[PDB]
Context: bound to proteins that are not shown
RNA sequence: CGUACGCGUCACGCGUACGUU
RNA sequence: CGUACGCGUCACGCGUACGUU
Numbered sequence: 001c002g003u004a005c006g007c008g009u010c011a012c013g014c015g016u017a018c019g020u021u
Numbered sequence: 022c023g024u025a026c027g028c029g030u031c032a033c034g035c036g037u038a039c040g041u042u
Stems, first nucleotide, its partner, number of pairs: 001040009011030009
């Protein structure tokens, strides 16, 4: 530095549903 | 703007396995 995976987390695109704090 | 599900992905923290390109 390259593959693959695990635990935790973060962010973007597309689809959609709720909310008149 | 908020809160959520679904599909596709950028990436970080911790740790494994594999690689003499």

This is an experimental structure of RNA, with 42 nucleotides shown.
It comes from the structure "Crystal Structure of CIRV p19 bound to siRNA".
Crystallisation conditions: PEG MME 2000, ammonium sulfate, sodium acetate, pH 4.6, VAPOR DIFFUSION, HANGING DROP, temperature 277K.
The work is reported in "Size selective recognition of siRNA by an RNA silencing suppressor" (Vargason et al., Cell(Cambridge,Mass.), 2003).